[PDB]
Context: one part of a larger RNA, bound to proteins that are not shown
Molecule: 28S ribosomal RNA, nucleotides 1592 to 2653
Organism: Plasmodium falciparum 3D7
RNA sequence: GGAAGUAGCAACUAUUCAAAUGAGAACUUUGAAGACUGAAGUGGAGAAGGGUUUCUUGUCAACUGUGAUUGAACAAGAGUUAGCCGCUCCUAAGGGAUAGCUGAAAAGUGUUUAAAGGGGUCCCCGUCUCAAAAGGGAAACAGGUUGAUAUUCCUGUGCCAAUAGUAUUAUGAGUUAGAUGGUAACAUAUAUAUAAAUGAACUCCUUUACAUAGGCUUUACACUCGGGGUGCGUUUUCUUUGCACUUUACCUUUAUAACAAACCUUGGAAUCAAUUUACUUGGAGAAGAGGUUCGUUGAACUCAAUUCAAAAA
RNA sequence: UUUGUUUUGUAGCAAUAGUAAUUCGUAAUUAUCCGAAGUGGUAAGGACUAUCCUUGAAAAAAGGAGGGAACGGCUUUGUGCUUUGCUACUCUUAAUACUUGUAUGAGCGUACCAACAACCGCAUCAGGUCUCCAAGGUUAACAGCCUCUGGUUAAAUAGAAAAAAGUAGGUAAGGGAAGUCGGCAAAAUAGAUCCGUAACUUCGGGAAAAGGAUUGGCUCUGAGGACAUUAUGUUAACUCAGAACUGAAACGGACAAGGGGAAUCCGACUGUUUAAUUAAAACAUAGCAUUGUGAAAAGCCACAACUGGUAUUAACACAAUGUGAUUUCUGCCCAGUGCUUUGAAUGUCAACUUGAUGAAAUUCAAUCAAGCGCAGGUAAACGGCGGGAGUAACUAUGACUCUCUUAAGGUAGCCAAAUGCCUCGUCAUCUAAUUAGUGACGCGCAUGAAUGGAUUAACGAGAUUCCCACUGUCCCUACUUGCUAUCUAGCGAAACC
Numbered sequence: 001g002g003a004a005g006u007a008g009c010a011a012c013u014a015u016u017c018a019a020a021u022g023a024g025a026a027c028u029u030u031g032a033a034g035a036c037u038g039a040a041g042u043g044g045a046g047a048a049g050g051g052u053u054u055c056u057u058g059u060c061a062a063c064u065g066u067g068a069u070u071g072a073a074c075a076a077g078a079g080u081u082a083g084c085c086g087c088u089c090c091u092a093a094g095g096g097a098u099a100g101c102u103g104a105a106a107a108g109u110g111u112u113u114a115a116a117g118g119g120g121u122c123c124c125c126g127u128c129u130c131a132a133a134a135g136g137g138a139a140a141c142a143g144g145u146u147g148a149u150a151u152u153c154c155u156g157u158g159c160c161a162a163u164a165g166u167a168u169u170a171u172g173a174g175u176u177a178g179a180u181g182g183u184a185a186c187a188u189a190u191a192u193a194u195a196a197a198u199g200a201a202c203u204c205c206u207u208u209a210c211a212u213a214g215g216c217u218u219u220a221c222a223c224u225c226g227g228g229g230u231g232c233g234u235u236u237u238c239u240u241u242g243c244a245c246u247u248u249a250c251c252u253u254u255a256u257a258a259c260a261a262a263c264c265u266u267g268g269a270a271u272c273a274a275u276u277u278a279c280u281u282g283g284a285g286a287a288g289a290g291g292u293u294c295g296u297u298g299a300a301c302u303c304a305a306u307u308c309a310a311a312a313a
Numbered sequence: 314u315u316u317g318u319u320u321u322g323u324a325g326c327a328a329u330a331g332u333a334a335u336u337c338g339u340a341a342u343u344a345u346c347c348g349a350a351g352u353g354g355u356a357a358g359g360a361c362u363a364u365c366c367u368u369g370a371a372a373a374a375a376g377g378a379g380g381g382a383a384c385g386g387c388u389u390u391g392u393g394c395u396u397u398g399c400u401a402c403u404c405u406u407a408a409u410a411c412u413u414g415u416a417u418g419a420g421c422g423u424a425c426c427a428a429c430a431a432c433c434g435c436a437u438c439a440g441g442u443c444u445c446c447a448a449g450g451u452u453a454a455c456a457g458c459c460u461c462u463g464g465u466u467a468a469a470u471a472g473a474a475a476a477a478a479g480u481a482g483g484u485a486a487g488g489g490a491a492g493u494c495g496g497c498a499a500a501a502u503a504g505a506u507c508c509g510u511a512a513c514u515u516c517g518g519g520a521a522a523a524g525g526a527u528u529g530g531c532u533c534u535g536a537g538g539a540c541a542u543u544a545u546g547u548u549a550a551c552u553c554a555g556a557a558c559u560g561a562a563a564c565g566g567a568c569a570a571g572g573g574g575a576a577u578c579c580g581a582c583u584g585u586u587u588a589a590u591u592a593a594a595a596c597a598u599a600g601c602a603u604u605g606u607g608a609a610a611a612g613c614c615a616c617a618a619c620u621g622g623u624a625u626u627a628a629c630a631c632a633a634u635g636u637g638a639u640u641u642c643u644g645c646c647c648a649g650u651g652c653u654u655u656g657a658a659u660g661u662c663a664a665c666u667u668g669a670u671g672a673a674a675u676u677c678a679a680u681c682a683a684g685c686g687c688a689g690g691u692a693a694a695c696g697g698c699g700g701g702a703g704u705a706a707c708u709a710u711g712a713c714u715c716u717c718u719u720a721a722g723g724u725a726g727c728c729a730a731a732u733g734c735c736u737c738g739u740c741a742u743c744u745a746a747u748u749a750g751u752g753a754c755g756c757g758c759a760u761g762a763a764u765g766g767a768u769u770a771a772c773g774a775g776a777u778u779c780c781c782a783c784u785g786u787c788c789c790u791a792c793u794u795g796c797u798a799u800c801u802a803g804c805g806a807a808a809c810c
Base pairs, nucleotide, nucleotide: 001810002809008804009803015033016032017031018030019029020028034466035465036464037463042467043446044445045444046443049426050425054078055077056076057075058074063071083159084158085422086421087420089136090135094130095129096128097127100109101108102107117125118124119123120122140157141156142155143154144153160418161417164412165411166410167409168408169407170406172404173403174402175401178384179188180187181186198383202379203378204377205376206375207374211364212363213362214361216359217358218357219356221354222352223351224350227347228246229245230244231243232242233241247330251325252324258296259295261293262292263291264290265289266288272282273281274280303322304321305320308317309316310315334343336341365369385400386399387398391394392393432441433440448460449459450458451457470802471801472800473799478797479796480795481794482793483792484791485790487788488787491786496783504528505527506526507525508524513518515638529559530558532556533555534554535553536552537551538548539547540546541545542544560564572781573780574779575778576777577776578775579773580772584596585595600636601635602634603633604632605631606630612623613622614621615620640767641766642765644698645697646696649695650694651691652690653689654688656687660685661684666679667678668677669676699717700716701715702714703713726760727757738754739753740752741751742750
Other pairs, nucleotide, nucleotide, family: 003808tHS004807tHH005006cHS005805tHS006806tWH007805tHS012468tWS013014cHS014035tWS021025tWH022069cWS026470tWS027066tWW038460tHS038461tHS038462tHS039447tSS039461tWH040455tWS041462tWW048427tHS048428tWW052054tHS052080tWW059073tWW060071tWH062073tWS064070cWW066470tWS072430tHS078147tWS078148tWS079080cWH082423tWH086133cSS087133tHS088137tHS088419tWS091132tWH093131tHS098111tWH099110tHS103106tHS108618tWS108619tSS111114cWH116126tHS135370cWS136372tWS140151tSS141249cSS145150tWH171191cSS171405cWW172196tHS176401cWW182185tHS183265cWS184264cSS185291tSS199381tWS199382tHS200381tHS201380tHS208373tWS209372tHH210371tWH215360cWW220354cWW225349cWW226348cWH227348cWH234239cWW235238tHS248327tHS248328tWH249326tHS250326tHS254298tHS254299tWH255298tHS255301cWH256300cWH257297tWS260294cWW267285tWS267287tHS268285tWS268286tHS269285tHS275279tHS276278tHS278361tWS282283cSS297300cWS302304cWH302305cHH306319cWW307318cWW312314cWS328330tHS331346cWS333344cWW335342cWW337340cWW388397cWW389396cWW390395cWW413416tWH425431tWS428442tWH434438tWS452456tHS476798tHS477798tHS485785tHS486789cWW489784tHS489786tHS490496tHS490497cWH490498cWW490784tWH492786tWS500783cSS503565tWS509523tHS510522tHS511520tHH512519tHS514517tWS515517cHS529566cWS531557cWW581770tWS581771tWS582598tHS586593tWH587591tWS587592tWH594731tHH599637tHS601693tWS607627tSS608626tWW611624tWW616619tHS636763cSS638769tHS639768cWH642762tWS643763cWH646720cSS647694tWH659686cWS662683tHS665680cWH670675cWW671674tHS692695cHS697721tSS704711tWS704712tHS705710tWH711713tWS718722tWS723724cHS723761tWS724762tWH725761tHS725766tWS726766tSS728755tWS729736cWH730732cSS733735tHS743749tWW745746cWH747749cHS762765cSS785789cWS
């Protein structure tokens, strides 16, 4: 080439009307309808992986298995800003080496015949190193903003690690060298700022720091119902109606209140009591009575201020 | 310094920021922003409780406690130390100045997608690809179904026609598996409340057995709290139970959602497995049982070598195996092949060494290796399980006796079984007709005891038979919807020859 303008362009409910753009519109854009996804979403965010695909401006040769003015295509530009977000630090399961020892070497091993890295004021410790972007881990949130970034820009409020030497100054302690309270459990520096409450060697602890299951309980976010207030909707008829909005962060040893627990003083319990959904607890001291603490929480509650009356001048 | 009354404050942050607004200018102002309470969906905490022949990382980093080294400032002899003399001082945070290299904030990442076209699948491929956020109604429910917020209305095409044929679907009179290897397919069934529930069993189950009834709507009735007046009030959620009326008797009104029974065979079970023709009767498993091994000169295994691993171990262990829940039993045999034990009797059996011989080379003897052999032990080691004779008041069979062979010659059981050639064996039974099913029988071509035999409830995407229910499987087909086909516009291959 013949096969052949044929096989074929069959998952995933449905698109229509009018307009704009442009040379040209079923599949570009806008509007009006109709619908679907139906919060295990064709929705938000992120990892791997990709790597300018983003984004604006052009734009239509090829591609965009139909059309095409469309486009994750093509051309030109622009765009990723961190003390506080990660990596970065640490070790694990692990990897690579040193010390050695084997092996022709290549390599195989890893304290296993060590005169090798650290801390104190010559002693004491003592193989090294890499290995988690979801383990451990120091510290930031809210509102706004650009064509595209934002915990990072901007505005406000803060927080954190530091922060050498000497000299001044202020802050509280102690003195004529080291505070106090509370029977107790335990508490106490409110200075702008809760800052310092003698202390070396050498020690001893603890946080870091942990399975699974089941219920109970507390808060938050969410959800709902009802009232008032604002605006919008239905409204022939009926509806004292339907809907929207009624917002409040970190931070301030957050201050207090509250409560499940723990602990302490008093108390001295059988006729057992207190007592949870659950059973628990008690002379190794319960109930009762009076406290105190931790932890949740995170402005609760007289919480704070003020007033007049009483303690008090 | 404590208590009562009044006045303030979204505790400060905080309204000026947000939000619904409202006017005016053509960027500015004004007005607003809060009282009660319930549901229990998420998450976090708390106090606990319960379980494991499993008790569930570490360090960096940080804090607390013990201990009791050390100790005023100014001046000076004598020897950093000591005596003399003096007394706003000694500590401690923060700020400031001056000096000392320049005395505050390192470096890398930060776009976008995350598949509904950006990732992998040779590609805008219906495949694959990790994590979190989670609204209303219905409801047991985050299922299924519809809805709000957010998203979308594009999927490698469109239009027109509407027959065959295809494919995803429906529906069928009378019959009801009679079709077919096969009830395969499809359908029936399914939710709750109230009843009712057998054989059988390891007494735990079987079990949702079987088998029944009910269920809407409306209007009520009854039961279950919290607060405060000494019998009385104020007041919240919702769930239960009962009675009427009502209707084409219909109501789990869509929606989700089990077919059931009688049995056999196998495997106990939950578990695991042939990625892309294989989920099981296979493997694992608990249980039963065996072997070796007391330690660095051990077992068993890995390494070229040195050395490892079991071993952060220690006979209730480690390693190597076998059988495979429960229940019940597990006969016989050591010849053969294995494995293993004894040896002053033992046959054979190498290097070396020793002796003899020869002039030397040589050639010969000799010796106390293991090993094999002999001799035992061993079958939950590998394994295996015949043949005759003689023999019971009939025939029959041969317990009983003897025997040859070989090591011992099939015991308990068990069956035409996933195991019986012949065979579609024979008898019942099931049927209408039974190479099927079942229970039996059992000279079993060639069943059988950890090579496990026998039996079993619970359990099964197991293999098989039968009965009920249900049905377009079938009599015997018919009608119908979608999507294709068909025709058009555009695009446009291939195998094959």